The PDB entry is titled "Phe-tRNA, elongation factoR EF-TU:GDPNP ternary complex". Solved structure of RNA (TRANSFER RIBONUCLEIC ACID (YEAST, PHE)), 76 nucleotides shown. Rfam match: tRNA. The literature on the family includes a 1993 paper in Trends Biochem Sci by Hou, "The tertiary structure of tRNA and the development of the genetic code". Rfam's curators write: Transfer RNA (tRNA) molecules are approximately 80 nucleotides in length. It is annotated as a transfer RNA. The structure was determined by X-ray diffraction at 2.7 angstrom resolution and released in 1996. The work is reported in "Crystal structure of the ternary complex of Phe-tRNAPhe, EF-Tu, and a GTP analog" (Nissen et al., Science, 1995). Crystals were grown from: pH 6.8. The entry also contains OF ELONGATION FACTOR TU (EF-TU), not shown here. Bound small molecules: phenylalanine (PHE). Ions in the entry include magnesium.

[PDB]
């Protein structure tokens, strides 16, 4: 150099076929308990990694970057 994966909530991961995201832990309120853990009701938290193309509209597609990974090539 080439080529594939992966990047989504504080953490770890699920979704998707363009109308725009969802859970476990994690937090919080109310209940219980001296408290904690388990249970129960709610509730909050994301430029969906980035640019551009396409499009009425891009988390998703296309094309381009980054970062991580993994093949392959090159060989003063």
């Nucleotide at each position: 150099g080439c080529g594939g994966a992966u990047u989504u909530a504080g953490c770890u991961c699920a979704g998707u076929u363009g109308g725009g995201a969802g859970a476990g832990c994690g937090c919080c309120a109310g209940a219980c308990u001296g408290a904690a853990g388990a249970u129960c009701u709610g509730g909050a938290g994301g430029u969906c990694c980035u640019g551009u193309g396409u499009u009425c509209g891009a988390u998703c597609c296309a094309c381009a970057g980054a970062a991580u990974u993994c093949g392959c090539a090159c060989c003063a």